Annotation
Shown are 749 nucleotides from a PDB entry: RNA (23S RIBOSOMAL RNA, nucleotides 2059 to 2914) from Haloarcula marismortui. Blaha et al. published it in J.Mol.Biol. in 2008: "Mutations outside the anisomycin-binding site can make ribosomes drug-resistant". It comes from the structure "Co-cystal of large Ribosomal Subunit mutant G2616A with CC-Puromycin". The structure was determined by X-ray diffraction at 2.75 angstrom resolution and released in 2008.
Context: one part of a larger RNA, bound to proteins that are not shown
RNA sequence: UACAUUCCAGUGCGGAGUCUGGAGACACCCAGGGGGAAGCAAAGACCCUAUGGAGCUUUACUGCAGGCUGUCGCUGAG
RNA sequence: GACUCUCACUCCGGGAGGAGGACACCGAUAGCCGGGCAGUUUGACUGGGGCGGUACGCGCUCGAAAAGAUAUCGAGCGCGCCCUAUGGUCAUCUCAGCCGGG
RNA sequence: GACCCGGCGAAGAGUGCAAGAGCAAAAGAUGACUUGACAGUGUUCUUCCCAACGAGGAACGCUGACGCGAAAGCGUGGUCUAGCGAACCAAUUAGCCUGCUUGAUGCGGGCAAUUGAUGACAGAAAAGCUACCCUAGGGAUAACAGAGUCGUCACUCGCAAGAGCACAUAUCGACCGAGUGGCUUGCUACCUCGAUGUCGGUUCCCUCCAUCCUGCCCGUGCAGAAGCGGGCAAGGGUGAGGUUGUUCGCCUAUUAAAGGAGGUCGUGAGCUAGGUUUAGACCGUCGUGAGACAGGUCGGCUGCUAUCUACUGGGUGUGUA
RNA sequence: GGUGUCUGACAAGAACGACCGUAUAGUACGAGAGGAACUACGGUUGGUGGCCACUGGUGUACCGGUUGUUCGAGAGAGCACGUGCCGGGUAGCCACGCCACACGGGGUAAGAGCUGAACGCAUCUAAGCUCGAAACCCACUUGGAAAAGAGACACCGCCGAGGUCCCGCGUACAAGACGCGGUCGAUAGACUCGGGGUGUGCGCGUCGAGGUAACGAGACGUUAAGCCCACGAGCACUAACAGACCAA
Numbered sequence: 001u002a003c004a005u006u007c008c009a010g011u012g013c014g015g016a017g018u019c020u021g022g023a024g025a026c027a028c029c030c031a032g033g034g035g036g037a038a039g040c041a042a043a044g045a046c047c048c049u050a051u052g053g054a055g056c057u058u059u060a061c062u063g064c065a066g067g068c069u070g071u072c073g074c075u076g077a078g
Numbered sequence: 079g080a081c082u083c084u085c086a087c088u089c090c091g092g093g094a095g096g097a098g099g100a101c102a103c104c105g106a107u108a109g110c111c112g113g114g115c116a117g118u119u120u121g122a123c124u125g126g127g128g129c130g131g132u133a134c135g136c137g138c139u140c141g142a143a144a145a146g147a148u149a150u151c152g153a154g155c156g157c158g159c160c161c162u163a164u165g166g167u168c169a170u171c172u173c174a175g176c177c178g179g180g
Numbered sequence: 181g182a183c184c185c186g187g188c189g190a191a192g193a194g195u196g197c198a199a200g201a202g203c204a205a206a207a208g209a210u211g212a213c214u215u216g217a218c219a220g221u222g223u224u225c226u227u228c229c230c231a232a233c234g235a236g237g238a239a240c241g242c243u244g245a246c247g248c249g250a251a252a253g254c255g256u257g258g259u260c261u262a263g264c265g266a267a268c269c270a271a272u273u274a275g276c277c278u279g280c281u282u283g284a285u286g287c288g289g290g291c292a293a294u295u296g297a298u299g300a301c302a303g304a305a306a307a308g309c310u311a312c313c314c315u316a317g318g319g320a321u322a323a324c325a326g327a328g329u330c331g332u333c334a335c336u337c338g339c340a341a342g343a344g345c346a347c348a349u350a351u352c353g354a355c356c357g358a359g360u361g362g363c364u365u366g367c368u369a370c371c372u373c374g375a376u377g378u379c380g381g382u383u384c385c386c387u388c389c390a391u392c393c394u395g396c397c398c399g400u401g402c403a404g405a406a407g408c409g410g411g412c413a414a415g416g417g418u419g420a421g422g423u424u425g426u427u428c429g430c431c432u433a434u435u436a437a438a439g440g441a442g443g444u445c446g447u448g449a450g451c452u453a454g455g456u457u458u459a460g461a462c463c464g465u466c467g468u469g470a471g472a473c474a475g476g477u478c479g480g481c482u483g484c485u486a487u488c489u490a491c492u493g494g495g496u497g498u499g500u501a
Numbered sequence: 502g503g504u505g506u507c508u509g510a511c512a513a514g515a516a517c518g519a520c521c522g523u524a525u526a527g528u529a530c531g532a533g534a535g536g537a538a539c540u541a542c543g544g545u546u547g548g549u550g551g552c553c554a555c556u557g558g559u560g561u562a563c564c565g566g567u568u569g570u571u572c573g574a575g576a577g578a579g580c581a582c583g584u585g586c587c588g589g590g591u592a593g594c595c596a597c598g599c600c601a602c603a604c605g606g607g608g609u610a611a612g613a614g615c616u617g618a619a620c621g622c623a624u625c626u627a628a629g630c631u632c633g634a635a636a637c638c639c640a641c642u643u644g645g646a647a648a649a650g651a652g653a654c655a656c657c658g659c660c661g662a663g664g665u666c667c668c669g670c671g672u673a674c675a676a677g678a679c680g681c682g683g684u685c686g687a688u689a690g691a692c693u694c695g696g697g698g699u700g701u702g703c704g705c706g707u708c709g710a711g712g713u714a715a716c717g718a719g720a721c722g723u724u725a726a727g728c729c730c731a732c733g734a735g736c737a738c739u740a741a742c743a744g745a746c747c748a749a
Base pairs, nucleotide, nucleotide: 002018003017006023007022008021009020010019026497027496028495029494030493031492032491035489036488037487039484040483047318048317049316050315052314053313054310055309056308057307060118061117062116063115064114066111067110068109069108070107071106072105073104076083077082078081087098088097089096090095121134122132123131130151135157136156137155138154139153140152158301159196160258161257165214166213167212168211169210170209171208173192175188176187177186178185179184180183194203195202197263199261200260201259218244219243220242221241222240223239224238225237226236246255247254248253269296270295271294272293273292275291276290277289278288279287326370327368328367329366331365333361334360335359336358337357338356342352343351379454380452381451382450384446385443386442387441388440389439392417393416394415395412396411397410398409399408400407420432421431422430460478461477462476463475464473465472466471502657503656504655505654506653507652511644512643513642514641517547518546519545520544521543522542523541524540530535548602549601550600551599552598556596557595558594559593563589564588565587566586567585568581569580570579571578572577605639606638607637612632613631614630615629663747664746665745667683668682669681670680671679688740689739690738692735693734694733695732696730697729698728699727704723705722706721707720708719711716
C1' cells in the first nucleotide's frame, strides 16, 4: 500500500485480521461505550553514535581588548 | 643621578591673568597581568555509556583443535633497562646435591 | 654449613631480568690477553603466515681495518625470542657540491650520517558544564515492556542425620542429590528509537491453583472442645479502616476467611497526577567554576469528530418457499 | 401464501454463596474445668431478578407564605437563571422500601468398603460391585427455526386468507421495531362526578392598638373555602373519517 466477517492456538525478525491447523461466519443498516488495529497526530524529548551545532565555565590551548611599567617621538633653556 | 626654569603642550578664567610644565595627553615599541572578549580543543577500546581497567607498542607459556594462521575486559606473567666487563679470544677446568677422612 | 683430600654424580649448577627454549674437554668457572659493542656495502627472512605496508629486528655474505689463537677458527655485543619511533624542527661530524654580470670578504643552500620523541607507541600542540538546549542518525546501543536463560526467586521431590520424655516418619527437620514454574532479581541485546505513554491507585472483564474460608476426606503426641499436619476440590467468597504516592508493610476493629498469582508488572484514543521525568527555587554534600547528586524539599501541561475490527442492544433484506 | 401455537440443536447462569441463633443440650465425652453432632426450625449477610400497597427521596405539575421592584393603589400579574426565597406535595420514576431465588436424582474425586484372583492364604482392584465433595451432569431460569437435515402441529386461504398505508392511542419506543383501538366503538379529548394536592379565595360585615377625623397591621365570619391534578368512572358530544395499496 493492498486485501479485509473474525475467534482460539501455533508459527514467524521472539508482540499476526492476511502465514499453519482448527473453530466460527447469510448480506446491509441504526445507536453505543471505546477491547484491538503494538489506533490517529510528531523523521524519540531519554540513551548511545558523529574526528555535528550552540550557550555557559575555568589555574584547557591560542590570541585580543584593557590596566600597569620601561623606552623613542612630541620635547625646550639653565 | 639629583635640581632649577619656561617657550611648546595641558588645564582654570569673561578678561587681565592664574595653575601645571617638558611632565601629562597623544603616536610607537617592550615586559607583566589579562574568560572582559574570540576561535577551538577536550581521542580510541568497551557484552550501550560513565566510573574502573588498557586486552592502545613490544616478549614468553597456555588457550590453539600434533604443519602455518587464529578471537574475547581469555589464564599465568613480563619489557620501556642494566653491564667497559657483566663484552671479545685464548688457556686451564667442571658444576648442583649427596658420601666418607681431617 | 669456612677450607683441604677421595669417591658418586649428563646437568638437578651456572648463564643480568618473564616465560619457554640452548649449552659440559661448553655457551658455564677461573686466569691471562683484548675492546668486533669497529668502518663500509649488501643478500635473505622477519616486522606484515598465506598476501601489499614503514621504522625496528635477525640470520647470512662481501670490502677495509683490528683482536685472539699454533692453526683451522672465533668476534658484525650479552646463548635465542622483549628493552623501541616518521617528517618538520635543533645540535653536531669528514669530505665535497653550490648561492642570480663579476672579483674579494662574510653569511647562507645541499649530498652522507649521528644525537634529541611523539607509550593514543605507523606520531594533533588541546579542559570542562548544559535540566536552556539544538541537528543528523541508530533498535548497529541502553531505560519500560516483549523474547531467551534460570544463577537468583517461588514451589516440589529423593535420601533421612537429628529431636520429638521411648519412639525419623503426630510433628519439626540439616547435609547432599533431582526438578517444576516463569511471580523476584540478574544475564543477553533478538524485536521496536519516521515514539508500542510510565509507578501506585481506581474502574470493568476473563483466568490459574501452589487452597485462606466454605464442602468431603486421612492421620494425630485424636476423650471432649479447640487444634496441628496431610488429601480431593477453583462453585462461591476473601470485606472496612489509621500513617505512607507508595507496591510491600506496620497497625485497629470486625470476619467463615479477611489466600496468592496471570492477562503488554490486564486496564491513560477510561480516569487520577500523589510519585518518577524538563524548564523556577531552597538545603546538605561535592566542585576553583559553569554545575553535579541513582540525597531531601515547594511549584509545575495529559491532543483526536471511530474507517476497520470487537462486543452490547436496535432494524432492513435475502434464504428455507 | 397466511394466522396462531410449539419444538429444541445448541447457548448463558452463582442464581445462589456464607454466617448467627433455638431445640438437640448443659446432654455425648471428661475427675473436673470445659463441652460437641445428626436433625428440625427462626433470622442475618453478600449476590441475584422483579416490583411501588407500605416507609423514604424527587417531583423548576400544582397550592400556599413572603422579601425587592415594575404595571397608580386594590384585584391580578412579570422579573430576581433558567422555581427570587421559604412551606407542603399528587402521578410517575425510584431505594434507604417490598416480594422471590430448593429439595432431590445421576456419575465421580480424595476416601470408606464388598466380592475377588494373579499368589491354595492375604489383598478395596487386576475383571466386577456398594458408597462418597460447596466441585461434574440433570433439576431450575434466560435465549434460541439461519439448526443449510434451514423444523413440527392446527386452522384459514390461492381472487382472495392475510398484510401494509391511513386514523385515535400506548402495557412499547433514540430512527426502525413492538402493542391496542378504530362506530358491530369507550382509543384520545371536552363536560360531570369520584379519587387526590394545597390549606380557607375575591368581595362584603363585625372586631381592631390607636387617631378629632382621615386612616389602620391584623383578627373573625361568610368559607373543609378558593385554586389545582400527568389517575379512575360516567358519558359517542368532538375526533378514530375518507380511502388507497400489496397479496399465493

It holds a match to the Rfam family "Archaeal large subunit ribosomal RNA". Its Rfam clan is "LSU clan". A reference for the family is Cannone et al. (2002), "The comparative RNA web (CRW) site: an online database of comparative sequence and structure information for ribosomal, intron, and other RNAs", BMC Bioinformatics. Rfam 15.1 lists 2,955 matches to the family in 1,139 species.
The entry has 29 different proteins, among them 50S ribosomal protein L15P, 50S ribosomal protein L32e and 50S ribosomal protein L2P.